An RNA structure from Homo sapiens, in which 43 nucleotides are resolved.
It was solved by X-ray crystallography to 2.78 A.
Crystals were grown from: 100 mM ammonium acetate, 5 mM Mg sulfate, 50 mM MES pH 6.0, and 600 mM NaCl.
[PDB]
RNA sequence: UAUUCUAUCGGCUAAGGAUGAAAGUCUAUGCCGAUUCUAUUCU
Numbered sequence: 001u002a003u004u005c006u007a008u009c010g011g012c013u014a015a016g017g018a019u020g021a022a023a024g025u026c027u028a029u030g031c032c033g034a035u036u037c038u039a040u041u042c043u
Stems, first nucleotide, its partner, number of pairs: 002040002007035006016027004
Other pairs, nucleotide, nucleotide, family: 001041cWW004038cWW005037cWW006036cWW013028tWH014015cHS014027tWS020022tHS020023tHS028030tHS
C1' cells in the first nucleotide's frame, strides 16, 4: 500500500416507496471514502 471483515463518522445515488398539480423533495434495503476492527498480503 491492498483485499477481507467490523463499526462509526462524512458523502453519492433514488429504481421502489412517501409527498406534491407539477417541478422537486424525503427515504437504502443500492453505493463510495476516511478511521477503527477480525484475518491475510507485496515489500